This is an experimental structure of RNA (tRNA (35-MER)), with 35 nucleotides shown.
[PDB]
Context: bound to proteins that are not shown
């Protein structure tokens, strides 16, 4: 840094969103650099 798995807080779309498109927090696993 990236993927998985949870917590809360939100901005935006939409007739209708926890369920679409994003945004802060925060907690827990893996990966890849070496092998």
């Nucleotide at each position: 840094g990236g993927c998985c798995c949870g917590g809360g807080g939100c901005g935006g779309u939409u007739c209708g969103a926890u369920u679409c498109c994003g945004c802060c927090c925060u907690g827990g696993g893996c990966c890849a650099c070496c092998a």
The PDB entry is titled "Complex structure of CCA-adding enzyme with tRNAminiCCA". Crystallisation conditions: 50mM HEPES, 20% PEG 3550, 0.2M Tri-lithium citrate, 80mM (NH4)2SO4, pH 7.5, VAPOR DIFFUSION, temperature 293K. Method: X-ray diffraction, resolution 2.8 angstroms. The entry became public in 2006. It was solved together with CCA-adding enzyme. Keywords: protein-rna complex, TRANSFERASE-RNA COMPLEX.